[PDB]
Context: bound to proteins that are not shown
RNA sequence: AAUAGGUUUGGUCCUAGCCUUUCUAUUAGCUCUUAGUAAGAUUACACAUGCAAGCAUCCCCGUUCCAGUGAGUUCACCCUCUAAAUCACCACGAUCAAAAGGGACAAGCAUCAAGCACGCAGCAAUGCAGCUCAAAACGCUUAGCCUAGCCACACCCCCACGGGAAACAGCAGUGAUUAACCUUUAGCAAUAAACGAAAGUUUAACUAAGCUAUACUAACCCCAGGGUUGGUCAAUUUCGUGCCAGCCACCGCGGUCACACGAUUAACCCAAGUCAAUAGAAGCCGGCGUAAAGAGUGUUUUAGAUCACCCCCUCCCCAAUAAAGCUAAAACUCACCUGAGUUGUAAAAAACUCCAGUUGACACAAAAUAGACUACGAAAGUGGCUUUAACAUAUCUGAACACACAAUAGCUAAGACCCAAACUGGGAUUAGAUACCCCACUAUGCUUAGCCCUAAACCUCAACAGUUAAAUCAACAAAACUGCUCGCCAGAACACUACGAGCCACAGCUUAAAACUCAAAGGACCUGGCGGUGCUUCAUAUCCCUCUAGAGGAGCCUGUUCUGUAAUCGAUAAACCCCGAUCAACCUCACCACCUCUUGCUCAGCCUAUAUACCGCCAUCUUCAGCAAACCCUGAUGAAGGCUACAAAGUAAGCGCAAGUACCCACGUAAAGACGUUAGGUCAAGGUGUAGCCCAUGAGGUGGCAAGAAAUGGGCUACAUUUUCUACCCCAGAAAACUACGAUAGCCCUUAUGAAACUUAAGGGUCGAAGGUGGAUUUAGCAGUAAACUGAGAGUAGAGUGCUUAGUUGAACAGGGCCCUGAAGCGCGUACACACCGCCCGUCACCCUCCUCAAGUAUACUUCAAAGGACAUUUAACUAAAACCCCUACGCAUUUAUAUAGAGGAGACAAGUCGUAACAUGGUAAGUGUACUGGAAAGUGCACUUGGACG
Ligand code: NAD
Numbered sequence: 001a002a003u004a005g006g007u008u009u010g011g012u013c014c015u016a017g018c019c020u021u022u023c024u025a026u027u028a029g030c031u032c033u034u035a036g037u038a039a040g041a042u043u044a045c046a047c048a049u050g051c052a053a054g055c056a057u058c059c060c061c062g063u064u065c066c067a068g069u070g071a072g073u074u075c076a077c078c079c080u081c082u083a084a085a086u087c088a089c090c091a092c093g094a095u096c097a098a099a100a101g102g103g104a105c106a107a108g109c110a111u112c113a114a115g116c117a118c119g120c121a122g123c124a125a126u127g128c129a130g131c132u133c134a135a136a137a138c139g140c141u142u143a144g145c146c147u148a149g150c151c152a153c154a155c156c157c158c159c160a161c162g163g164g165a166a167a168c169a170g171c172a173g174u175g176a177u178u179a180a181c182c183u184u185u186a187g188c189a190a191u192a193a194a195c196g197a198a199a200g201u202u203u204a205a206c207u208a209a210g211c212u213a214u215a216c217u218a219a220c221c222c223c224a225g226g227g228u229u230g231g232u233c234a235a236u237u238u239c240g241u242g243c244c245a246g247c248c249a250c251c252g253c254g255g256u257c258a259c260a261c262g263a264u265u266a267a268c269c270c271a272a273g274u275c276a277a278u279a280g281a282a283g284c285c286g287g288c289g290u291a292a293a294g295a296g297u298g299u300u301u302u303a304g305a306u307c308a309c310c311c312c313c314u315c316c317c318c319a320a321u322a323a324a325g326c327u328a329a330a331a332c333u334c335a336c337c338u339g340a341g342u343u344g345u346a347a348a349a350a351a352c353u354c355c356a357g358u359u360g361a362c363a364c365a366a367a368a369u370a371g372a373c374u375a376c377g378a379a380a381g382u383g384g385c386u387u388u389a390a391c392a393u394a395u396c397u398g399a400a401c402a403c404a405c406a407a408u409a410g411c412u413a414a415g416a417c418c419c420a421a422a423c424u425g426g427g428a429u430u431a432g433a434u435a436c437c438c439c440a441c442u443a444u445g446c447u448u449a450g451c452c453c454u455a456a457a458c459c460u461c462a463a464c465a466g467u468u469a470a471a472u473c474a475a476c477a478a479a480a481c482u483g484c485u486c487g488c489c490a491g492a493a494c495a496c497u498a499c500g501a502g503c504c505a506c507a508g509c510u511u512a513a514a515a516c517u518c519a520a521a522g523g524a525c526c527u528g529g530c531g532g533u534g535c536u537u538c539a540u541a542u543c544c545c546u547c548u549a550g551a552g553g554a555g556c557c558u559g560u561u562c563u564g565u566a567a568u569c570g571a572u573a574a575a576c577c578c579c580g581a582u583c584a585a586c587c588u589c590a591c592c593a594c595c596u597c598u599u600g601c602u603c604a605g606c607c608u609a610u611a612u613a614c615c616g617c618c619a620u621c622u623u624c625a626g627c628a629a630a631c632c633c634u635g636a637u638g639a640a641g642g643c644u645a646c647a648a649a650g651u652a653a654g655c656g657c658a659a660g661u662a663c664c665c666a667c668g669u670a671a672a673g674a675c676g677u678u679a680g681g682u683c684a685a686g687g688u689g690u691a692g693c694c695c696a697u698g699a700g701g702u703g704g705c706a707a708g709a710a711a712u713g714g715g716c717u718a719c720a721u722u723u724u725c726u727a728c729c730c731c732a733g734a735a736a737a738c739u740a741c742g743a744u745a746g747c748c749c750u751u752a753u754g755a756a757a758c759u760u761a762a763g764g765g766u767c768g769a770a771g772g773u774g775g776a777u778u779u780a781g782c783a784g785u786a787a788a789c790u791g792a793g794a795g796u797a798g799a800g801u802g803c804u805u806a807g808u809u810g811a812a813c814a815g816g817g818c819c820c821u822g823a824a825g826c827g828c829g830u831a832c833a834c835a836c837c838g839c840c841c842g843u844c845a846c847c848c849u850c851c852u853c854a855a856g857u858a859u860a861c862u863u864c865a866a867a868g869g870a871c872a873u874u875u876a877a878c879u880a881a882a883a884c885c886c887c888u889a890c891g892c893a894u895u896u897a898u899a900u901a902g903a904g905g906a907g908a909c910a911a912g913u914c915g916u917a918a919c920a921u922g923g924u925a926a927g928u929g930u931a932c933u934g935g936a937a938a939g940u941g942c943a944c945u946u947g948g949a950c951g
Base pairs, nucleotide, nucleotide: 002021004020005019006018007017010526011525012524013523014522022281023280024279025278026277027276029274030273033219034218035217036216037215038214039212040211043176045175046174047173049172050171051170054061068153069152070151077103078102079101080100082097085095086094087093106142107141108140109139114132115131118130119128120127121126144150145149155164156163157162183209185208186207187206191205192203193202194201195200225270226269227268228267229266230251231250232249238263239262240261246253247252286489287488288487289476290475294486296405297404298403299402303397304396305395321389322388323387324386325385326384327367333361334360335359337357338356339355341352342351373383375382376381410451411450412449413448414447415446419445420444424440425439426438427437458947462485464483465482466481467480468479491518492517500511501510502509503508527833528832529830530829531828533827534826535825536824537823538822539821543817544816545815547781548780549779550778551777554717555716556715557714558713559712560711561710562708563707569580570579591704592703593702594701595700596699597698605693606692608691609690610689614687615686616682617681618680619678621676626655627654630651631650632642633641634640661670662669663668719774723735724734725733726732741771746766747765748764749763750762751761752760787809788808789807790806791805792804793803836922838919841915842914844912848907849906850905851904852903853902856900857899858898859897860896863893864891867888868887869886874882875881925946926945927944928943929942930941931940932939933938
Other pairs, nucleotide, nucleotide, family: 001002cHS006231cSS008015tWH008521cWH009011tHS012638cSS013474cSS014291tWS015521tWW016520tHS017519tWS020233tHS028275cWS029226cWS031213tWW031272tWS042177cWW044069cHS044153tWS048173tHS048184tWW051204tHS053062tWS053065tWH054194tSS057058cHS067154cWW068169cSS071152tWS073144tWS076150cSS081099tWW082098tWS083097tHS084096tWW091093cSS110137tWH111499cWW112138cWW113133tWS113134tWS113136tHS114137tWS119130tSS122124tHS122125tHS160161cHS160162tWS165167tWS168172cWH171204cSS172184cSS178180tHS182210cWS187189cHS188203tHS188205tWH189207cWS190206tWS196198tHS196199tHS213272cHS220222tHS224225cHS224271tWS226274tSS228235tWS234268cSS235267cSS236265cWW237264cWW241244cWS241258tWH242256tHS244254tHS245254tHS245258cWW248250tHS248251tHS252260tWS275276cHS284490tWW287293tWS291292cHH292489cSS295487tWS296379cSS297378cSS300399tWH301398tHS302398tHS306308cWH319382cWS320381tSS320390tWS327328cHS328366cWW329365cWW330363tWH331418cSS332362cWW336358cWW341355tSS343350tWW344349tHS345347tHS347428tWS349427cSS349438tWS365418tWS377380tHS379405tWS406453tWS407454tWH408929tSS409452tWS409930tSS409941cSS421443tHS422442tWH422940cSS423441cWW430432tHS456927tHS456945cSS456947tWS463484cWW467469cWS474523tWS475524tSS491520tWS494515tWS495514tHH497513tWH498512tHS499512cHS515850cSS525639tWS528835tSS530920tWS532923cWH539818tWH541812tWH542544cHS543820cWS547812cSS552776tHS553718cWW553771cSS554770cSS557578tHS559577cSS562709tWS565567tHS566592cSS567704tSS568684tWW571576cSS572576cWS578801cHS584587tHS584588cWS584589tWS585754tWS585797tWH590684cWS598695tHS598696tWH604694tHS604696tWW610683tWS611615cWH613683tWH613688tWS616685tHS620677cWW622675cWW624673tHS624674tWH625656tWS625673tWS626674tWS628653cWW629652cWW632649tWS683688tWS696698tHS708709cHS715801cSS719771tSS719772tSS720723cSS720737tHH720740tWS721736tWS740772cWW742768tWS742770tHS744801tHS745767tWS753757tWH753797cSS754756tHS757760tWH757798tWS782813tWW783812tHH784785cHS784810tWS785811tWH786810tHS794802cWW795800tHS796798tHS829920cSS831918tWS839918cWW840917cWW843913cWW846910cWW854901tWS861895cWW862894cWW864890tWW876880tWS920923cWH934936tHS934937tHS
C1' cells in the first nucleotide's frame, strides 16, 4: 500500500516507522467421519535389492526419445543463411530444425570506474592506433526461465581423449540429513514411443490402483474440535494469584474488587479442521526553511528544457579582485627636561623603576567619523589614499569526483614584529590543582612561496521562467503558487563511524555502510510546572525594622513525649500538645488480673479491623474571590481564545463574596465564607458499607494501674520599691534583704463532698526553697485594643492555675524599607510533564549481544589449456583397396573464505559510582570549524552562526 485501523505528547497538529485487519503456501501444536478429484523428500548428500529397451529371418534400426533434477546459468525469441530429418522414390519444393552471421534478452552492488588489445584498413605484404565505458564497460554476488512449455545438467574435473573413481537428479525403496518423510502395487486393455511388410512384441512412459486433511468438490442417522473473549477486534462469570507465577501481533497487563495471568463458567469466530511460526502476495508521479533531504562557490561537457526570433525594462558610480606606491590617528622605541614612583585588582601581589609625565623623532601592525549607507564580488569575502590592469556569456539548465576557487584554524620555508594571543612561567583566589583575574612571553594573527580544503561556508529560501486568480494557508519561519531542469531524501540509533578508494592531507579530508538494538525518533505549537528569571507594585499587628506586653531562665500547675507498669484509645508540621474532656478517687471505662454467665437489657451483642468504603460534624488555605452550568462568537469548526466605556464579542441565570441580619449606629465585632486543596480529623458521639468474633473479640462482678531517670508545649505565680502589709477604696501609717520579696510546692492538722479522700477541694499551722527580670529564638496586639485587675457561668456528689463569658482602669507606635517569607500584574525562557527532590549527557576493572581490526600460521576454495611446439603420401591399382593413433601445464604461482594470538568499538542491561556538562541568562548564553593543554572531566585561542539576550 485499502474504504482503512492501532501506536510517539501533559495536550494539539504534522511527519514517520512499526503493527493490525485480507489472501495463499510450508512446518509445528491440538483435533479429525466418508466418498470423488488434484497434488505430493528438506538435500546436484550416500545408496542394499528388484525392475525401467527392445524389436526383428541374421543386416540394420532403436536404446540420442520418454522419464528425472534445478547444480550451473542471458545457448531459449526474431531475422538471414543453410545441414541432418519427414514427405516410398525426386520435389530442384513444402515442413521441421542444427551449426554459422545480425538483433534482442534477469536481479542486487558504482565502496566493482576504468577494461587492458578489448579496433580498423589491405588480395597479400603490411599499415594505422584504435575498441568498450557513469545512457554503467570491466567485475562481484544472487537466481533455473518469459511455464500449451522452455533452458541447463545427467557422480566429479565447465568439456571427458584421459584422470579421480565406480555413480537411482528412471520407478519403488533405504541411510544420513532437514521444521519438512507416499507403495520395495498391478497392467501393457487405452494413448504415446521403439521395432516389424504384418499379425504383433516391448516399455516403472503411461493407465488403473496404494498412502497422506496439502487443496478442491459433495455428504454425514450417529459423532467437533481448535483458537479467542482489555483496546485495535466478534465475544468472560466466579475464584486463585499479588510486579510473584505468568501473558501480548502493537499498545500494554500482573502489588488484594485482574472482563488482560491460571482454573472455572459462559460467550465469540471458524470448522474437519483450527491457526502458532515462517515465507509470499499489496509499494515511492511523494518530498527536500525547521521533520530524512537544495550538497560552500562558479563554469562546462554529452544532453535536456521551451523560459531562445518576434518583444521592450536598469548599462554608469559606491566596501570586487591583483599589483605597486603612499600615511592621518594610536602604539613601540630613542633623546632632553622634570618627577619618584609607574603598572595592576574584588582586595592585592608579582612585575617595572634606561620607570612615569611633557615635547620631538619615528611601522612590513591595524584601518575612528563617513556607514542612520546597504554597495561590490561566483561564493568565501570586500569599508584609509593614489594609480595601473580589471569585474565571463545576445536562451536557460547542467558535476562529492572534471576545471578553478574557497573564512577561521593548521602545516612547510624564509622574513617582519607595535599590539593581541592558544601554550608556558610567575602572582593571586582556592582545602588544593586547572579555569575565571593580574604580569611576562611563545606558536599564531602579518609578508612571501608552497600546501591543507574545513564552518551554524546559513537569506538554514537550489537555477531559470512565470502568476497574484483560484483554496490564502497543517504549524512556525519568510504571502501562496505554476512551468522546467539538475542535485538530494525515504524510521531512529549505530554513523561527520568501519572497510574500500582517492588525495602534497599521516591524531587529516572526501565518499560512506552493515550487524546487533529499539517502537518510537523527529518538527511546529499550546498548557502546566519551574527558572541561582526580567520589571513593577506589594503585605498593615505585617516579610524586615520600628511600638507595648510576654514566652525561652526559677518554682509550681497542666498536656505531650520518653521510660516504667500485668494494665486503654484517639489528636500528634503549619492545621497536635488544659486537644475529644464545659473535666478519670469508685462510677465514668473503652484497660489489666482473677472469677462468673451463655438465645444473653434488645426479634441478641461486639469501643472488633478498615476515617484509604462512608453519612454525620469539622480543621485548613479563608486575615481568600472565586466556582459550576446554559448559550453565543473567534481561530479555515486544531490544542485554544473571548477585553478596550470617545468601548473592538460576549451574555440571560445559580453558588460564594457583597447586600441584609445579630450586638450599642450606617462604625466595629460577631456570624457568614462557595468550589477545590491536604484519601486532613473523627468507625471510640451516634449511624453505617465491607470483612471478622458468637463458650467470646460478647455480658457481669471483685480488686488494680493511671508512676517519674527525664525531655518538651501551654499556663500560673514570682523575682519586688510604679513594690510588701494594714486601714481605706486613691491626701494614711508601717514594712523594705538571710525574721525582706517569693510556693497555689513539701510536711502536719482541721473542715466540705462522698458509702469510700495518704489521694479531691477549701482553711489553718509549720516550712521560707529556687528565683535577683532570663542566650539563640519566639508569641500576641491598631483602641476601649494591648496591658493590668475583678466578677459570673457551663460541667460534678465533690473536683482545673482549664474553658466560656460580663465588667473596671487603660496605653505606646502606626512611619521607613524589600536579603529572607509569601502575594499580585505585565513579560522572557524552557530538552521538565513522575513536573528541578525534574530531566539528560559523560564517566567506571559488573554483565550478555553484535561487529571490526590484526601478528604470524596453516586450512580448504578459485584461476590457468580461452595456450604452445613438431609430424610429413606410403603401399597398391586383370573388379579395387589396405596403411594413418605425437608431446608439452600447475606453482615456493593466483583467487576467495575460514580457524587460531592480541587490540578496540557500538548497542542493550538493571544499575549504581564519579563529574554537574546540556535543558531557566542552567548557575560563567549556546553552538560550528580548527588548534593547543590535560589521565580524564574540561579549559583556552581565532573566525563564524543565533537555533540567545540587549538601552
Ligand atoms: P557521478 O556523479 O556518479 O560521477 C561519477 C563520475 O562522473 C566521476 O568521474 C565524476 O567526476 C563524473 N561526473 C559527475 N557528474 C558529471 C557531469 N555532470 N558531467 C560529466 N561527468 C560527471 O556520475 P553519473 O553517472 O551520475 O553521471 C552524472 C551526469 O554526467 C549524468 O547526467 C551523465 O549522463 C553525465 N555524463 C557523465 C560523464 C562521465 O564522464 N562520467 C560523461 C558524460 C556525461
Released in 2022, the model rests on cryo-electron microscopy data to a resolution of 2.76 angstrom. 12S mitochondrial rRNA from Homo sapiens: 951 nucleotides with solved positions. Ions in the entry include magnesium, potassium and zinc. The PDB entry is titled "Assembly intermediate of human mitochondrial ribosome small subunit without mS37 in complex with RBFA and METTL15 conformation a". Itoh et al. published it in Nature in 2022: "Mechanism of mitoribosomal small subunit biogenesis and preinitiation". The entry has 31 different proteins, among them Aurora kinase A-interacting protein and 12S rRNA N4-methylcytidine (m4C) methyltransferase.